Context: bound to proteins that are not shown
RNA sequence: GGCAUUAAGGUGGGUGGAAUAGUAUAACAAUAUGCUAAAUGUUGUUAUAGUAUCCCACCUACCCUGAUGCC
Numbered sequence: 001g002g003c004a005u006u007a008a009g010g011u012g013g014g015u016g017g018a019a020u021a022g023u024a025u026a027a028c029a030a031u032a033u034g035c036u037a038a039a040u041g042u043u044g045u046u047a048u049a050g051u052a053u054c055c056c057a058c059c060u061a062c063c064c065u066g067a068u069g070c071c
Stems, first nucleotide, its partner, number of pairs: 001071007009063009019053003023049011
Other pairs, nucleotide, nucleotide, family: 008064cWW018054cWW022050cWH034037tHS034038tHS
């Protein structure tokens, strides 16, 4: 000076998981308008779903530091 192995921390990227949020679809009931009747509306309960917001874990790559060995 270069090379090998071993170990610690940080950063970037990828993958997977969770929570929050709004909207949408579907079912049931009630309430209202008419109650000749039909139709519609409003509200409540339940189920399902793309996404957005945010976090977590894993994987990969990179950066850097420590230790030891060889030449």

About this RNA: An RNA structure from Rattus norvegicus, in which 71 nucleotides are resolved. It holds a match to the Rfam family "mir-2985 microRNA precursor family". It comes from the structure "The solution structure of the ADAR2 dsRBM-RNA complex reveals a sequence-specific read out of the minor groove". The structure was determined by solution-state NMR and released in 2010. The entry is indexed under editing, dsRNA recognition, dsRBM, Hydrolase-RNA complex.